glmS ribozyme RNA; glmS ribozyme substrate with 2'5'-phosphodiester linkage from Thermoanaerobacter tengcongensis: 143 nucleotides with solved positions. It holds a match to the Rfam family "glmS glucosamine-6-phosphate activated ribozyme aptamer". Its family is annotated with catalytic activity and regulation of gene expression in the Gene Ontology. From the family's description: This entry contains a glucosamine-6-phosphate activated ribozyme that is found in the mRNA for GlmS. GlmS is an enzyme that uses fructose-6-phosphate and glutamine to generate glucosamine-6-phosphate. The ribozyme catalyses self cleavage of the glmS mRNA that is thought to regulate GlmS activity. Entry title: T. tengcongensis glmS ribozyme with G40A mutation, bound to glucosamine-6-phosphate and a substrate RNA with a 2'5'-phosphodiester linkage. It is bound to 3'-DEOXYADENOSINE (3AD) and 2-amino-2-deoxy-6-O-phosphono-alpha-D-glucopyranose (GLP). The structure was determined by X-ray diffraction at 2.7 A resolution and released in 2007.
RNA sequence: GGCUUUAAGUUGACGAGAGCAGGGUUUAUCGAGACAUCGGCGGGUGCCCUGCGGUCUUCCUGCGACCGUUAGAGGACUGGUAAAACCACAGGCGACUGUGGCAUAGAGCAGUCCGGGCAGGAA
RNA sequence: GCGCCUGGACUUAAAGCCAU
Ligand code: 3AD
Ligand code: GLP
Numbered sequence: 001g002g003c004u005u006u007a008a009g010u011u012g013a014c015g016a017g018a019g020c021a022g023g024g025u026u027u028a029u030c031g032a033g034a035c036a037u038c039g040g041c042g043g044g045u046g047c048c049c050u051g052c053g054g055u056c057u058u059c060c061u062g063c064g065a066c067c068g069u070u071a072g073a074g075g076a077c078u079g080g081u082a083a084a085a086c087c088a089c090a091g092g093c094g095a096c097u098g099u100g101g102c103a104u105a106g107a108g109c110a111g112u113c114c115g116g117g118c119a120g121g122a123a
Numbered sequence: 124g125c126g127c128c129u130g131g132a133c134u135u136a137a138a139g140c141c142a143u
Stems, first nucleotide, its partner, number of pairs: 001141005007135005014031003020051006038130001039128004052068005058122006074114006086101006
C1' cells in the first nucleotide's frame, strides 16, 4: 500500500421549467465547471381518454383540429444575468453535512413574427 | 431532479490476511 469480515456510519438529482376537472398510465422538459445524478421503492405539474372551457367565423349549434383560461400545433428570429461546482463560516475522527457568498446554461422558459376548419342557423 | 433506502459506492473501529 492492497484485500477480507463484522459493527457503526456516509452518500444516493444541481438547478431552471412544468398545474382546468375526473379516470388511466409511468425510464414525464431543459440544460450544468455534476458524471454512481448507478440501482431500487414512492411521488410528480407529462402522456392517453372523457367532461368543461377557449380558439379556428361577429354570434349560436353540431362535427372536426389544436390547445388549457396570457387556452395554435408547427416554423423562424431575438433573448436568456440558475444552481451544483468553488470559496468562507459552522459540525463530524471521517465518508460527508448546514448556511453565506461567487462564475457560468438550455428548453416544451420569455418576446416578436409567420402560421387557422366544414356544415346549418342567427343579427 | 422531489421524499425514502435492503443493493452498489464510500468512511470509521476492531480482527485477520497479503504485498513492499
Ligand atoms: O418544487 C421542486 C420540485 O419538487 C419540482 C418537482 O420535481 C417536485 N415536486 C412538486 N410537486 C411534487 C409532488 N407532489 N411530489 C413529488 N415531487 C414533487
Ligand atoms: C423527476 C424527473 C423525471 C424523472 C423522475 C424519476 O420527476 N423530472 O424526468 O423521470 O424524477 O427519476 P428516476 O430516475 O428515479 O426514474